[PDB]
RNA sequence: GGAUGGCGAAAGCCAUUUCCGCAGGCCCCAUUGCACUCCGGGGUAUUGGCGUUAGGUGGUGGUACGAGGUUCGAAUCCUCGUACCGCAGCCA
Numbered sequence: 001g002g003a004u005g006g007c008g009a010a011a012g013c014c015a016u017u018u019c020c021g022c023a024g025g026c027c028c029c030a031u032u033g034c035a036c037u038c039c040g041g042g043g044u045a046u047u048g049g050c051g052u053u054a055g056g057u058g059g060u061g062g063u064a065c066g067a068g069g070u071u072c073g074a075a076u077c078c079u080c081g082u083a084c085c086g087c088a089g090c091c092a
Base pairs, nucleotide, nucleotide: 002017003016004015005014006013007012020051021050022049025044026043027042028041029040055091056090057089059087061085062084063083064082065081066080067079068078069077
Other pairs, nucleotide, nucleotide, family: 001019cWW008010tHS008011tHS021054tWS023048cWW023092tWS058088cWS060086cWW070076cWW071073tHS
């Protein structure tokens, strides 16, 4: 995400699921291929996480926001911190 419900005006939030799907384990076919943005396919197991660039962790760059100081007051400067997008690393 699909279905069946609940809350809500909506946005959005939650629940149940012997429905389907993703990253990590396994195996089958094919491929010997000269790239620098990535990319064949099928079967399968399938607790938990997640819902299509679809798991966990933390590093650095960016965008937004916040807090303390600066200050007449700051959208300035200084320090610290939260969230999000991208990049690379460890793990599943």